[PDB]
Context: bound to proteins that are not shown
């Protein structure tokens, strides 16, 4: 230096689900 | 049924 | 799916 595992932290822009709400 | 907001998750 | 930090490893 490549690869490679576990933990940890912080992204990502989309999706669920809830409580309010409106058509 | 959809859309809105907030709020909690998902990936 | 990508960052980073720490620790263990294998050419």
């Nucleotide at each position: 230096g490549a690869c490679u595992g576990a933990a940890c932290g912080a992204c990502c822009a989309a999706u669920g689900u809830g409580g309010g709400g409106a058509a | 049924u959809u859309c809105c907001c907030c709020a909690c998750a998902u990936u | 799916g990508a960052c980073g930090u720490u620790c263990a490893g294998u050419c």

Annotation:
An RNA structure with a sequence from Saccharomyces cerevisiae, in which 45 nucleotides are resolved. Ions in the entry include zinc. Crystals were grown from: 0.1 M MES/NaOH, pH 6.5, 9% w/v PEG3350, 13% glycerol, 0.015 M NAD. The entry is indexed under deaminase, human, HYDROLASE-RNA complex. The entry also contains Double-stranded RNA-specific editase 1, not shown here. It was solved by X-ray diffraction to 2.77 A. The work is reported in "Structures of human ADAR2 bound to dsRNA reveal base-flipping mechanism and basis for site selectivity" (Matthews et al., Nat.Struct.Mol.Biol., 2016). Entry title: Human Adenosine Deaminase Acting on dsRNA (ADAR2) mutant E488Q bound to dsRNA sequence derived from S. cerevisiae BDF2 gene.